Shown are 74 nucleotides from a PDB entry: RNA with a sequence from Thermotoga maritima MSB8. It holds a match to the Rfam family "tRNA". The family's RNA type in Rfam is transfer RNA. The literature on the family includes a 1993 paper in Trends Biochem Sci by Hou, "The tertiary structure of tRNA and the development of the genetic code". Keywords: Terminal Nucleotide Transferase, Transferase-RNA complex. The structure was determined by X-ray crystallography at 3.31 angstroms resolution and released in 2014. The entry also contains Poly A polymerase, not shown here. Yamashita et al. published it in Structure in 2014: "Translocation and rotation of tRNA during template-independent RNA polymerization by tRNA nucleotidyltransferase".
RNA sequence: GGCCAGGUAGCUCAGUUGGUAGAGCACUGGACUGAAAAUCCAGGUGUCGGCGGUUCGAUUCCGCCCCUGGCCAC
Numbered sequence: 001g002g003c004c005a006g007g008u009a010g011c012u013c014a015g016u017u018g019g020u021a022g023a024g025c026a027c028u029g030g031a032c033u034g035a036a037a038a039u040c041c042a043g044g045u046g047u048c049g050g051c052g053g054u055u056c057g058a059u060u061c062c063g064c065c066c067c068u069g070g071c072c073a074c
Stems, first nucleotide, its partner, number of pairs: 001072007010025002013022001027043002030040002049065005
């Protein structure tokens, strides 16, 4: 330098034709508890990696970059 796949909450991951965001660990409080375990109920201020473009409306479409990983001899 070229191709490919991902980038979404602190960690870890879903989301086929454009609208308003989802789980689990973890974290906070609470309940049943002599006590705790484990289980149930409540709590997410996320520049959906970044800047432009089409659209009234973009995580999604298009264009250009950034970062991580995989491949690139004969």